Primary citation: Fukai et al., RNA (2003), "Mechanism of molecular interactions for tRNA(Val) recognition by valyl-tRNA synthetase". This is an experimental structure of RNA (tRNA (Val)), with 75 nucleotides shown. Crystals were grown from: Ammonium Sulfate, Magnesium Sulfate, Cacodylate Na, 1,8-diaminooctane, pH 6.5, VAPOR DIFFUSION, HANGING DROP, temperature 277K. Protein in the same entry: Valyl-tRNA synthetase.
Context: bound to proteins that are not shown
C1' cells in the first nucleotide's frame, strides 16, 4: 500500500433470499421412577452505519465505521 476475516439475545457463537437461533447466563416452577452435568414454562435481538438491487435482504451489490489477521523494498 494491497487482500481477507469478523461486527446477530447480556456473554461465547451458528444462520447467509422467503415469518430471527443455540449454549451459557437470567426469571418462574420442579429431587416427575435415565440424567440437577437434570426437567418443564418464560424474558431477552429495528441482525456495526449510510445507501442500492430484488415481490422478498442479518441473507446480494456499493461505500464507510470500528477489531484482527496475511502480504509488501517507504531507505
Nucleotide at each position: 500500500g494491497g487482500g481477507c476475516g469478523g461486527c446477530u439475545a447480556g456473554c461465547u457463537c451458528a444462520g447467509c433470499g422467503g415469518a430471527a437461533g443455540a449454549g451459557c447466563g437470567c426469571u418462574c416452577g420442579c429431587c416427575u421412577c435415565a440424567c440437577a452435568c437434570g426437567c418443564g414454562a418464560g424474558a431477552g435481538g429495528u441482525c456495526g452505519u449510510a445507501g442500492g438491487u430484488u415481490c422478498a435482504a442479518g441473507u446480494c451489490c456499493u461505500a464507510c465505521g470500528c477489531c484482527g489477521c496475511c502480504c509488501a523494498c517507504c531507505a
Rfam match: tRNA. Rfam links the family to the GO term triplet codon-amino acid adaptor activity. The family's RNA type in Rfam is transfer RNA. The depositors describe the entry as "CRYSTAL STRUCTURE OF THERMUS THERMOPHILUS VALYL-TRNA SYNTHETASE COMPLEXED WITH TRNA(VAL) AND VALYL-ADENYLATE ANALOGUE". It was solved by X-ray diffraction to 2.9 angstrom.